[PDB]
Context: bound to proteins that are not shown
RNA sequence: AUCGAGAGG
DNA sequence: CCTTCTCTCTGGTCATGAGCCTCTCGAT
DNA sequence: TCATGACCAGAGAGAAGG
Numbered sequence: 001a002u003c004g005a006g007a008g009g
Numbered sequence: 010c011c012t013t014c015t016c017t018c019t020g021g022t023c024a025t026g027a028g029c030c031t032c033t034c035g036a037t
Numbered sequence: 038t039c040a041t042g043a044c045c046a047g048a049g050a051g052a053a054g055g
Base pairs, nucleotide, nucleotide: 001037002036003035004034005033006032007031008030009029010055011054012053013052014051015050016049017048020045021044022043023042024041025040026039
Other pairs, nucleotide, nucleotide, family: 019046cWW
C1' cells in the first nucleotide's frame, strides 16, 4: 500500500 | 382480399448505483 | 444483490398499392 474482518457516534 | 412499405408502440435486455467520519487488528 | 429508467432491435399498426 492492497485486501479483509471487527468496533464507535 | 393481399402484400409491401413506413414509421410504431411494445417488449425485452442492460448500466448504474447505493450514510458520514473515526478506531483496532490481521494476511500478502 | 437488485430495482428501475433508458435504451434499442424486431414484430407490428396503418396507407398505399396490387